Shown are 47 nucleotides from a PDB entry: RNA with a sequence from Homo sapiens, together with DNA. Method: X-ray crystallography, resolution 3.25 angstrom. The entry became public in 2018. It comes from the structure "Structure of HIV-1 RT complexed with an RNA/DNA hybrid containing the polypurine-tract sequence". The 2018 paper behind the entry is "Structure of HIV-1 reverse transcriptase cleaving RNA in an RNA/DNA hybrid".

Context: bound to proteins that are not shown
RNA sequence: GA
RNA sequence: GGCCACAAUAACAAAAGAAAAA
DNA sequence: GTTTTTCTTTTGTTATTGTGGCC
Numbered sequence: 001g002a
Numbered sequence: 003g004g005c006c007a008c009a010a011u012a013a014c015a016a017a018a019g020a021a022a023a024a
Numbered sequence: 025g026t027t028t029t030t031c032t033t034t035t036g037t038t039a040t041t042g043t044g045g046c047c
Base pairs, nucleotide, nucleotide: 003047004046005045006044007043008042009041010040011039012038013037014036018032019031020030021029024026
C1' cells in the first nucleotide's frame, strides 16, 4: 500500500 | 497505481470586461 | 449612494471519464  | 498527449463532461471562475437593475 | 445580480465578444484552473500509449 484506496 | 502512477505518468504523458489528446479529448469530452462537471466545477471555481473570487479573473477580467461590459451592462442592466435597484 | 455604492454594493447587488446578468450577460459575455477576454483569459485561466482543478477534478472525472474516455481514446492511444508507457513503467